An RNA structure (crRNA) from Pseudomonas aeruginosa, together with DNA, in which 133 nucleotides are resolved. Among the 5 different proteins in the entry, which are not shown, are Csf1, Csf2 and Csf5. Released in 2023, the model rests on cryo-EM data to a resolution of 3.7 angstroms. The depositors describe the entry as "CryoEM structure of type IV-A CasDinG bound NTS-nicked Csf-crRNA-dsDNA quaternary complex in a second state".
Context: bound to proteins that are not shown
RNA sequence: GUGAACGGUGGAGCAACACCUGAAGGAAGGCUUGAUGAGCGUGUUCCCCGCAUACGCGGG
DNA sequence: ATCAAGCCTTCCTTCAGGTGTTGCTCCAGAAAGGGTG
DNA sequence: CACCCTTTCATTATTATTATTATTATTTTTTTTTTT
Numbered sequence: 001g002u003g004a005a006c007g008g009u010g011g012a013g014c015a016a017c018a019c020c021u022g023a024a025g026g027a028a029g030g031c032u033u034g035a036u037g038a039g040c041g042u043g044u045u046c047c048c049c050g051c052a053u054a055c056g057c058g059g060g
Numbered sequence: 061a062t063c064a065a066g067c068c069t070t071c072c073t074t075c076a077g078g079t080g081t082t083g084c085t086c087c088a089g090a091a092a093g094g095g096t097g
Numbered sequence: 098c099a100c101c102c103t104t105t106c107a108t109t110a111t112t113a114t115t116a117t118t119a120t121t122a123t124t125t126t127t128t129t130t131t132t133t
Stems, first nucleotide, its partner, number of pairs: 010087003016081003021076001023074003029068003034063002047060001049058003092103003097098001
Other pairs, nucleotide, nucleotide, family: 013084cWW015082cWW019078cWW021022cHS027070cWW033064cWW034035cHS048059cWW052053cWS089106cWW091104cWS095101cWW096099tWW108109cWS
């Protein structure tokens, strides 16, 4: 020398047995895919809009 | 080569409160005596 | 002798509990190698 220093809580042990979700229930009732834009009229210089910038191009 | 190019309501209902057995057990003490090899 | 074994004593007398609480579910996108 912590009124200290020493010192195993260990061993054994089945949560088991039994238990039907399954009975009833109409996917129906109505509706033309044929009907389509498809082939049939105008006999010549007149309007308005842009690019230009008028020499003319583009278009309604 | 294109349209019409799904519509309406159906859209749950009882039964099922689980119950029985299990519900702990031991030991944790050192004397002093008597019969052994 | 050391060891190894069997049996005596006491009479205590309620007995709070830790009331703590117990079973999950999140990413993300490369571009290598040196074989038949």